[PDB]
Context: one part of a larger RNA, bound to proteins that are not shown
């Protein structure tokens, strides 16, 4: 989409259409809304996408704005200063020393009219250490090769170092002033006044900078998130005696260290135990024997190894250069990079030699493109040739642990798009650790006595109404909790009927069996279910039906959008925290039920009276009072029962005489206004108020049997098996508010689709 | 032709439409008239009073009498005074063979 009954089952796990059964004569009207996981919308979950948007910031990268330097516009007059460009007079308590020896090359000698040591006024630098020094009576000496000294000369000539110093030479910086560029104002403009080479304008350089943009913000994951990185590797198990084999599977380790712990040659043999000696445990040194490796090995685990692969020594650097073919990572079956194996040559080491050596006894110890640095020798750069510089080939190195390798932080409850039951919340489905309900044995407790009652520790189960686990169904089915309303089912029994045991005197209690026909209520605080409390009560049992029931109502709760407090957070914001507020749609297509009609059939048609298959029923259920009786029972106190008499509560079915309510029939009273007042009327909710028959109604009144059968638990008879005994095995008697009947309602479509009297017709 | 049914007509004790029930001149079904029972509360008119006012004729809410009145009746009875007149539709007829109990 076509269609459209049920129960149980099967089925992608809640079927009008399938299996097995049960029912159903057809059409129509008015109603209610159970199902069709009914129609419709938008309304306000969760996961994914190398999808988006808005917001934030000490996420990444950028742009404006702001601060600042330099260049230009940009000119005049001065001071101070700084590099230098040149000189300069001077300027050196290492330590002793004729004492303040500064570095050097030469230099044993220069100075003395190329007139001085011996003396005297004045000024500067410095560690007044002690010198340089202008003149100046004075009128011919001073050194050292001389010694000490880690560096020896104020004997000499040069090139130099540590502080500073004016002149001119360039350029500067900082400041001060000026006016003529530029700026501001007032003015038609000429100008005037104020500022001023600054600012502003142009160019460049750095900083600050969510003010404004673009982006990123990983993955696995018994949903996601936090957690954790067993996100690249090695060993043992899992792993199924070849190979291979996964999980947020079990147990552990590495991301190094060593010039020796590497290569080779030689020699030797370990741990422990025992017996001998000094010693507190004694760590260990000494002697002998036994001793298959229990020791040791650079490092985990597993493997391997004894004239060694271990211990003790000696010489060495194969921890090398150039090359080839193989295996593994990655079986079978594809691979870049990484790792390992077998060799050829070269040059070397140990060794008498044979031989061994391409790091570590084997298996862990790390890494693409592009770019860069180093070594090495060659090729090359635009007509040719040089120089500086650049490019290429080979080798080594610098890193991406998210380890076959992006440069990288968050919020959304204002949210959007595309999708998903590959994936959570919920109903279903599965399971039952947990839970609830039981049982076996018997530790024992109970004056003593296992089991009147209570029953440990161990062991066996039922249910799926408690919570969890899983992820089969459903991502625009309906997502809602609680309450109101309405129907039905179970028993795992609180009361009501009947029985058994007792640590049952009576009244009562405790524990059990049959029994689900009837009852199980009213209130207070809270959104509550539940739980708690109050007064009554025979008792005031609990569960199931999509935690029954929103195309039936409600909307208090359930943190959509607004807002406040606390806490967390740089912040935007958040809270499996609290508080105030906050849209509830529907003309019934099919079936289903409640009631009302029209047809056909029932072998001719019509009127009336009956039967009564079958279906439905709670039509009844319960309490108190009097009496039995102050009796039985009992030490007392207390305190029953059978039968018999009365009243009520709940439920059911009817009726209007009585009583009440309504009575927009009717009668009366009265306000405002209009019809002129009178009389009689309209409007204002029937204008409002009072009364009110019939009718409808309850707050009024009437009615609702207890007998007969068969049974349950239980109580008995007869009676074997099993000479006795025994409620049982065969047989019999009793025995419940429960089952059936009587009684009430529907009922010839009761498919044997009826019976009877009468009428017409054939 | 045809027993019988339905519509139509006057009604209600029944009723959402349908259905049900009663009556139709051999008649009291609805209405009218005359009476009964009821509901409310004593009508209009006329007359007589009224607290007080006024020169006075007169005004005056309201009270008493006539008057258990007047108004009303989705109840009863009696009475043919009016209307239940006139009609219109549906309606069973046939046999075969197997017979059944008597022809």
């Nucleotide at each position: 989409u076509c269609u459209g009954c049920c129960a149980g089952g099967c089925g992608c796990a809640u079927a009008u259409g399938c299996c097995u059964g049960g029912g159903a004569c057809c059409u129509c009207c008015g109603g209610u809304g159970g199902g069709a996981a009914g129609c419709g919308a938008a309304g306000a979950c969760c996961c994914c996408a190398u999808g988006g948007a808005g917001c934030u910031u000490u996420a990444c990268u950028g742009c404006a704005g702001c601060c600042u330097g330099c260049c230009g516009u940009u000119g005049c007059c001065g001071u101070a200063c700084g590099g230098c460009g040149g000189g300069g007079g001077g300027u050196g308590c290492g330590c002793a020393g004729c004492g303040u020896a500064g570095g050097c090359g030469g230099g044993a000698g220069g100075c003395g009219u190329c007139g001085a040591a011996g003396c005297c006024c004045g000024c500067c630098c410095u560690c007044c250490g002690g010198g340089g020094c202008g003149g100046g009576u004075g009128g011919a000496g001073c050194c050292g090769c001389c010694c000490a000294u880690g560096a020896g000369a104020c004997a000499c000539c040069g090139c130099c170092c540590a502080c500073c110093c004016u002149c001119u030479g360039c350029c500067g910086u900082a400041c001060g002033g000026c006016u003529a560029a530029c700026c501001c104002g007032c003015g038609g403009a000429a100008g005037c006044g104020g500022g001023g080479a600054c600012a502003g304008c142009g160019g460049u350089a750095g900083g600050u900078g969510g003010g404004c943009a673009g982006u990123u913000u990983g993955g696995c994951u018994g949903g996601g998130g936090c957690g954790g990185c067993a996100c690249a590797c090695c060993c043992u198990c899992g792993a199924a005696a070849a190979g291979g084999u996964a999980u947020c599977g079990a147990g552990g380790g590495u991301g190094c260290c060593c010039u020796a712990a590497g290569g080779u040659c030689g020699g030797c043999u370990c741990a422990g135990g025992c017996g001998g000696g000094u010693c507190a445990g004694g760590a260990a040194u000494c002697c002998g024997c036994c001793g298959u490796a229990g020791a040791g090995u650079g490092c985990a685990a597993g493997g391997g190894c004894a004239a060694a692969a271990g211990c003790c020594g000696g010489c060495c650097u194969g921890a090398c250069u150039g090359g080839a073919c193989c295996c593994g990572u990655a079986a079978c079956a594809g691979a870049g990079g990484c790792g390992g194996g077998u060799c050829c040559a070269g040059c070397c080491g140990c060794g008498a030699a044979a031989g061994c050596g391409u790091g570590g006894c084997c298996u862990a110890g790390c890494g693409a493109a592009c770019c860069c640095c180093u070594g090495u020798g060659c090729c090359u750069c635009c007509c040719c040739g040089g120089u500086g510089g650049g490019g290429g080939c080979c080798a080594g190195g610098g890193a991406u642990g998210a380890c076959a390798g992006a440069a990288a932080a968050g919020c959304u409850a204002c949210c959007c798009u595309g999708g998903g039951g590959a994936u959570a919340a919920c109903a279903g489905a599965g399971u039952c650790g947990u839970c609830u309900c039981g049982g076996g044995c018997g530790a024992g407790a109970g004056c003593c006595c296992a089991u009147a009652u209570c029953g440990a520790c161990c062991c066996c189960g039922a249910g799926g109404c408690u919570u969890g686990c899983u992820a089969c169904c459903u991502c625009g089915c309906u997502g809602u909790c609680g309450g109101c309303u309405c129907u039905u089912c179970c028993c795992a029994u609180c009361c009501u009927g009947g029985c058994c045991c007792u640590g049952c005197a009576g009244c009562a209690g405790g524990g059990g069996c049959c029994a689900a026909g009837g009852g199980u209520g009213g209130g207070g605080g809270u959104g509550u279910u539940c739980a708690c409390c109050c007064a009554u009560u025979a008792a005031a049992g609990g569960g199931g039906a999509a935690c029954g029931u929103g195309a039936g109502c409600u909307g208090g709760g359930u943190u959509u959008a607004g807002a406040c407090c606390g806490u967390c957070g740089u912040g935007a914001g958040a809270c499996a925290g609290g508080u105030c507020g906050g849209a509830u749609g529907c003309u019934a297509u099919c079936u289903a039920c409640c009631g009302g009609a029209g047809g056909u059939g029932u072998u001719g048609g019509c009127c009336g009276c009956c039967u009564g298959a079958g279906g439905g029923g709670a039509a009844g259920g319960c309490u108190c009072c009097c009496c039995c009786a102050g009796u039985a029972c009992g030490a007392g106190a207390g305190g029953a029962a059978c039968a018999g008499g009365g009243a009520g509560c709940c439920g059911c079915g009817g009726c209007c005489u009585c009583u009440g309510g309504u009575c927009u029939a009717c009668c009366g009273g009265u306000u405002g206004u209009c019809c002129u007042a009178c009389a009689g009327g309209g409007c204002a909710u029937a204008g409002c108020c009072g009364g009110g028959c019939a009718g409808c109604u309850a707050c009024g009144c009437c009615g609702c049997a207890g007998c007969c059968g068969a049974u349950a638990a239980g109580g008995c008879c007869u009676g074997a098996a099993a000479g006795c005994a025994u409620c049982u095995a065969a047989g019999g008697c009793c025995g419940a508010a429960g089952c059936g009947g009587c009684c009430c309602c529907c009922g010839a479509a009761a498919a044997c689709a009826g019976g009877c009297g009468g009428c017409c017709a054939c | 032709c045809g027993a019988g049914g339905g519509c139509c007509c006057g009604g209600g004790a029944a009723g959402a439409a349908g259905a049900c029930c009663c009556g139709g001149u051999u008649g009291a079904u609805g209405g009218g008239g005359c009476g009964g029972g009821g509901a409310u509360g004593u009508a209009a008119g006329c007359g007589g009073g009224a607290a007080g006012g006024g020169a006075a004729a007169c005004c005056g809410a309201c009270c008493c009498g006539u008057u258990c009145a007047g108004u009303c009746u989705g109840c009863c009875g009696c009475u043919c005074c009016c209307a239940a007149c006139a009609g219109c539709c549906c309606g069973a007829g046939u046999g075969c063979u197997a017979c059944c109990g008597g022809g």